[PDB]
RNA sequence: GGCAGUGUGAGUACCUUCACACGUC
Numbered sequence: 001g002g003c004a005g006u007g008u009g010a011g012u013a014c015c016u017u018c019a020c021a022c023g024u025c
Base pairs, nucleotide, nucleotide: 001025002024003023005022006021007020008019009018010017
Other pairs, nucleotide, nucleotide, family: 004024tHS
């Protein structure tokens, strides 16, 4: 230095919102 995607938090309440964290070659 490329990413390997997605989980989870409050509230209006988790579902209509914003972001944070982990391994990795």

The PDB entry is titled "Structural basis for stabilization of the tau pre-mRNA splicing regulatory element by Novantrone (Mitoxantrone)". Solved structure of RNA, 25 nucleotides shown. The structure was determined by solution-state NMR and released in 2009. Zheng et al. published it in Chem.Biol. in 2009: "Structural basis for stabilization of the tau pre-mRNA splicing regulatory element by novantrone (mitoxantrone)".